[PDB]
RNA sequence: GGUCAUCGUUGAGAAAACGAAACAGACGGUGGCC
Numbered sequence: 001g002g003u004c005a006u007c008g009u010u011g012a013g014a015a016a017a018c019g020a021a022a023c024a025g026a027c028g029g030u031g032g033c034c
Base pairs, nucleotide, nucleotide: 001034002033004031005030006029007028008027009026
């Protein structure tokens, strides 16, 4: 002081969408050094 993960919601576009989503700008709460 920070880096990433995590849960959510999320910003837009290409074909569509009952449900849902691998995408995702970032947010902190936790994790480790140190």